[PDB]
């Protein structure tokens, strides 16, 4: 940097 | 936030 | 449900 | 994970 899972907002 |  | 935004990967 |  880039793809995705979650938590909280 | 919408 | 979308968007982001911190947190854990 | 690439």
């Nucleotide at each position: 940097g880039g793809a995705c899972u979650c938590g909280a907002g | 936030c919408c």